The RNA from Schizosaccharomyces pombe has 548 modelled nucleotides. Released in 2022, the model rests on electron microscopy data to a resolution of 2.8 A. Among the 55 different proteins in the entry, which are not shown, are 60S ribosomal protein L37-B, Ribosome assembly factor mrt4 and Nucleolar protein 16. The reconstruction used 172,500 particles. It comes from the structure "Ytm1 associated nascent 60S ribosome State 2". It holds a match to the Rfam family "Eukaryotic large subunit ribosomal RNA". The entry also models zinc ions.
[PDB]
Context: one part of a larger RNA, bound to proteins that are not shown
RNA sequence: UUGACCUCAAAUCAGGUAGGACUACGCGCUGAAC
RNA sequence: AAUAAGCGCAGGAAAAGAAAAUAACCAUGAUUCCCUCAGUAACG
RNA sequence: GUGAAGCGGGAAAAGCUCAAAUUUGAAAUCUGGCAACAUUUCUUUUGUUGUCCGAGUUGUAAUUUCAAGAAGCUGCUUUGAGUGUAGACGAUCGGUCUAAGUUCCUUGGAACAGGACGUCAGAGAGGGUGAGAACCCCGUCUUUGGUCGAUUGGAUAUGCCAUAUAAAGCGCUUUCGAAGAGUCGAGUUGUU
RNA sequence: UGCAGCUCUAAAUGGGUGG
RNA sequence: UCAUCUAAAGCUAAAUAUUGGCGAGAGACCGAUAGCGAACAAGUAGAGUGAUCGAAAGAUGAAAAGAACUUUGAAAAGAGAGUUAAAUAGUACGUGAAAUUGCUGAAAG
RNA sequence: AAAACUUUCAGCAACGGAUCUCUUGGCUCUCGCAUCGAUGAAGAACGCAGCGAAAUGCGAUACGUAAUGUGAAUUGCAGAA
RNA sequence: GAAUCAUCGAAUCUUUGAACGCAC
RNA sequence: UGCGCCUUUGGGUUCUACCAAAGGCAUGCCUGUUUGAGUGUCAUU
Numbered sequence: 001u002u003g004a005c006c007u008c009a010a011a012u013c014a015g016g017u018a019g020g021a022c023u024a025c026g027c028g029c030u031g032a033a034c
Numbered sequence: 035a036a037u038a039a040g041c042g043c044a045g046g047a048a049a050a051g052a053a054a055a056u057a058a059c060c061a062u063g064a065u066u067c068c069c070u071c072a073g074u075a076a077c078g
Numbered sequence: 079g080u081g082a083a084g085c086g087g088g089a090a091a092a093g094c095u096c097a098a099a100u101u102u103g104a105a106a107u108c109u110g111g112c113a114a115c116a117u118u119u120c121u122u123u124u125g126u127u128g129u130c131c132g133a134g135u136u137g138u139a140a141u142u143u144c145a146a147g148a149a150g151c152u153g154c155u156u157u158g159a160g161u162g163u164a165g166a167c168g169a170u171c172g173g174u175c176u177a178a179g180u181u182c183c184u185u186g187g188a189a190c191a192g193g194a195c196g197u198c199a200g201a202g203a204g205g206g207u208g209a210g211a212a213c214c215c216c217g218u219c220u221u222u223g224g225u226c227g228a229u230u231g232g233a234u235a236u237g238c239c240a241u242a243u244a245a246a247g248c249g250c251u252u253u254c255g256a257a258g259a260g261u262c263g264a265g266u267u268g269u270u
Numbered sequence: 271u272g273c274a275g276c277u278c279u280a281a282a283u284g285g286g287u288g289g
Numbered sequence: 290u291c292a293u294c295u296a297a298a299g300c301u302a303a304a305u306a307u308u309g310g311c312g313a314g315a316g317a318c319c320g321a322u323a324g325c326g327a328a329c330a331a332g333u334a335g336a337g338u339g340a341u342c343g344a345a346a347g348a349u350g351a352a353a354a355g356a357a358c359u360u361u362g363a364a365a366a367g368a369g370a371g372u373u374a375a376a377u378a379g380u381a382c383g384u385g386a387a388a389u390u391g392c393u394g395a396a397a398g
Numbered sequence: 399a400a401a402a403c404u405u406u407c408a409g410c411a412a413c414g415g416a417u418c419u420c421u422u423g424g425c426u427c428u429c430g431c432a433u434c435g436a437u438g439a440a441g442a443a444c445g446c447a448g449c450g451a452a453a454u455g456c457g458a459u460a461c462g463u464a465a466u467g468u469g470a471a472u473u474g475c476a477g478a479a
Numbered sequence: 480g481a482a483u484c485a486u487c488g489a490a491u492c493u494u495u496g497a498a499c500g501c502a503c
Numbered sequence: 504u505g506c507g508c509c510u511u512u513g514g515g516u517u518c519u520a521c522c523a524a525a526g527g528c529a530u531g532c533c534u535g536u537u538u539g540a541g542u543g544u545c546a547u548u
Stems, first nucleotide, its partner, number of pairs: 002546004006541006013535006020434001025045001026043004055062002066089004076080002093300003096258001106138001107133002110130007147254002149251003153248005158239001160238005167231009179195001180211001181194004196213002198202001204216003263278007284295005310431007318424002335342002347420002355382001358369004383418001389412010441495003444457003448475002463489001465486003468482001500506002507528008
Other pairs, nucleotide, nucleotide, family: 001547cWW012527cWS019436tHS019529cWW020439tSS023024tHS023025tHS024046cWW024307cSS025306cSS026048tSS030039tWW031038tHS032037tWH033035tHH045047cSS046306tWS047305tWH050065cSS051064cSS051302tHS052092tWS052093tHS052301tWH053063tHS054285tWS055293tHS057059cWS057292tWS058288tWS064303tWW065304tWW070085cWW071084tWS072083tHH073074cHS073081tWS074082tWH075081tHS089304cSS090303cSS091302cWS092301tWS092302tWS097143tWH097257cWS098142tHS098144tWH101137cHS102137tWW105134tSS105135tWH105137tHS107138cSS109131cWW117123cWW118120tHS120122tWS120123tHS144257tWS146255tHS157242tWW165233cWW166232cWW176220cWW176221tWW177198cSS177201tWS177217cWH178212tWS185189tWH186188tHS186209tWS187208tSS188208tSS189191tHS201218cWS203217tHS207211tWH209210cSS211214tHS259281tHH260261cHS261280tWH261297cSS262279tHS270271cWW281284cSS281296cWW289290cWW309432cWW319323cSS320328tWS320420tHS320421tHS321328tWS321347tHS321421tWH323328tWH324423tSS324424tSS326331tSS327331tSS330344cWW330345tWW331345tHH332333cHS332343tWS333344tWH334343tHS337339tHS337340tHS349353tWH349378cSS350352tHS350354tHS350375tWS351374tHH352373tWS353376tWW354372cSS354378tWW355379tSS356370cWS356379tWS357370tHS362364tHS362365tHS371379tWW372376tWH373375tHS373378tHS384417cWW385415tSS385416tHS386415tHS387414tHS388413tHS435497tWS436499cWH438496tWS438497tHS438498tWS438499tWW439498tHH440496tWS445460tSS447450tWS454461cWW457458cWS462490cWW462491cWS464487tWS469480tSS469481tHS470480tHS471481tSS515520cWW
């Protein structure tokens, strides 16, 4: 020089997905005064 | 009082679950739930 | 005062998949793009076939999970992850079908009251209607069903397709048989 | 006894639990 | 010595629970101060800076047939009248208790 | 010692809303089923009718549009058919 | 093919809100 | 009460201006795609 690979980035990149609510019953965590 | 409150996460059920389980028998045989065991054993 | 469990009786019952093996005579595996082709609770769903780029050997399939199992061997018994149609049997949705007094008299604003004569009933539940209505009306019973569609479920018969040079169970062994670690455990400190 | 932290940290008919 | 099990990976219907969700059927339940706070505009009116708090309030009649018309009054209303089975049903509306109030009558002081 | 006033009793009229009857509500039990949301939920706000304030419904297609069913209404008035 | 009717498989569905260009 | 950016289209009695319309632009994470970075590990007669 050329090229492999590893690691790490970026994109209004292609396509997805999470949140909030309800909460009787259920599973964790935390947990008092009495 | 493994209470209430607080925080997290579910489903139509959840969790548990196919023995690192009991037993001491002629043995039983995943889990769950009901009745019993039994207010007994133990622990005070 | 706290306070079980094994057994026993019942309800319901169903079993399993991996890691650890060389496919090594062949990564046999999978996402995605594009392209056709089907399919639908559905132009809304769900796939199939082909092709290409990738993922993947720092391990994706098949095979095995200790109840075993693998590999050989044997000779018996086995077999569809198709796709239509038909009819039956179920389920869900929606429309539809349904017996008999409103005769007479009295009271009253009104008869659904009282009396008389009757009718139906697999319907005398309930409600409505100007007062206690089986027979006025909706219903109720029949209905543990008819009929009309709509959408489904698991079977049955039958057609076509079927990549079986395949895959299993059983039975044999002069061959093998992997089994999970900051985990168990010990010491010590918290919670119970 | 179960569980959590901490220090230490295994085995191979071994390991767990009962008797 | 014996028995039993095989952790430190994973899935799994049914029997079980259910003050919520979508519906259904009931009741020796309550009957408008009861039963949900709320049978009716009910978490409404209203209160508080706020978190929160939170009521009272059902019934004319079969039918509105809800009283035309005349009169008085400024009007609200009144009076005749009318509707109705009934206005001792006039929306201040079923029934209409007591407390309490006015009026008339009777009596007592 | 009559009246007024006070009280008592009865009648009538008020005041009040008890009682009685009722009841599209509540409460309790049992049974069946399993379905929120970035494809924008629950909740909030604002709007919309010929005449509407609440409640109900709906969202500028605004007390609804399409579709299917039923088969002739709506209703307070007007108006439509 | 009336309806303040029923059913309901097509749609419409303002501003917000987990609330999403940034603020509110 | 507001303030932006990107794409497309349209209007007007005025067209390098102004205006309007429609469709887009949050965060974390996953799969793939594209474009990169590295005195990370190498190969290249």